[PDB]
Shown are 31 nucleotides from a PDB entry: RNA (The excited state of HIV-1 transactivation response element (31-MER)) with a sequence from Human immunodeficiency virus 1. It comes from the structure "The FARFAR-MD-NMR ensemble of an HIV-1 TAR excited state". Geng et al. published it in Nat Commun in 2023: "An RNA excited conformational state at atomic resolution". It was solved by solution NMR.

RNA sequence: GGCAGAUCUGAGCCUUCGGGAGCUCUCUGCC
Numbered sequence: 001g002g003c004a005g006a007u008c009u010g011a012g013c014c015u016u017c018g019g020g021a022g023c024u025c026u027c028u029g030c031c
Base pairs, nucleotide, nucleotide: 001031002030003029004028005027006026010023013020014019
C1' cells in the first nucleotide's frame, strides 16, 4: 500500500422491511 473480515466509535447506501455490501474510529488475518 491493498484484499479479506469484525464485536465496537461515527456517517451514508440499497432493500420486496425479511436482509446485504461498501466507508470510517481502531483491531485480527495475509502478500